[PDB]
Keywords: ribozyme, riboswitch, glucose-6-phosphate, glucosamine-6-phosphate, DNA, RNA.
Solved structure of RNA (glmS ribozyme RNA), 123 nucleotides shown.
The entry also models magnesium ions.
The depositors describe the entry as "T. tengcongensis glmS ribozyme bound to glucose-6-phosphate".
An Rfam search finds the family "glmS glucosamine-6-phosphate activated ribozyme aptamer" in it. Rfam's curators write: This entry contains a glucosamine-6-phosphate activated ribozyme that is found in the mRNA for GlmS. GlmS is an enzyme that uses fructose-6-phosphate and glutamine to generate glucosamine-6-phosphate. Rfam classes the family as a riboswitch. On this family, see Winkler et al., Nature 2004: "Control of gene expression by a natural metabolite-responsive ribozyme".
Method: X-ray diffraction, resolution 2.2 A. The entry became public in 2007.
RNA sequence: GGCUUUAAGUUGACGAGGGCAGGGUUUAUCGAGACAUCGGCGGGUGCCCUGCGGUCUUCCUGCGACCGUUAGAGGACUGGUAAAACCACAGGCGACUGUGGCAUAGAGCAGUCCGGGCAGGAA
Repeated sequence: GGCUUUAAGUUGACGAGGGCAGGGUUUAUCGAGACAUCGGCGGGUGCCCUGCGGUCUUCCUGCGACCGUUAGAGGACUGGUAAAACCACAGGCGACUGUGGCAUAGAGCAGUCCGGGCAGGAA
C1' cells in the first nucleotide's frame, strides 16, 4: 500500500418548470462544468375518465375539439441575469455536511406573430 470480515458511519436528484374538482394510474417536463443523479420504498403540479368552467359564432342549447380561469392544440421568430460545479466561512479523524458569494442552460418557461367546429334557436 491492497484485499477480506465485523462494527460504527457517509452518500443516495443540481436547479428550472408544472396546480379547476372527483376518481384512476406510474410508463410524469427541461436542461447542467453533476455522471452511482445506480437501485429500492413513498410522494408528485403529468396522463386517462367524468363533472364544472373558458374558447372555437353576439347570445343560448346539443354534439364535437383544444384547454384550465392570463382557460388554442400545432408552427415560427426573439428571449432565457438557474443551481450544483468552484471559492469562502462553519462542523467532522474521515467519507462528507450547512450557509454566503460567483460563472454558466434548455423546455411542455417568457414575449410577439401565424393558426378556430357543426346543427338548432334567440336578440